[PDB]
């Protein structure tokens, strides 16, 4: 410096993207994707 596991802390639910839904139109609705620190193990 990188990878894996565990624990704790902070922020937001906006934006953007994907899924679902709908339709060989649109809108509405629903679901998902966050960041930081400590510890143990591997290179």
């Nucleotide at each position: 410096g990188g990878g894996u596991g565990u624990a704790g802390a902070a922020a937001a639910g906006u934006a953007a993207g994907g899924g679902a839904a709908a339709c060989u139109c649109a809108a509405a609705c629903c679901c998902c994707u966050u960041u930081c620190u400590a510890c143990a193990c591997c290179c």
Solved structure of RNA (NPSL2 RNA (43-MER)) from Homo sapiens, 43 nucleotides shown. The work is reported in "Solution Structure of NPSL2, A Regulatory Element in the oncomiR-1 RNA" (Liu et al., J.Mol.Biol., 2022). The entry is an ensemble of 20 models. It comes from the structure "Solution structure of NPSL2". Lineage of the source: Eukaryota > Deuterostomia > Teleostomi > Tetrapoda > Homo. It was solved by solution-state NMR.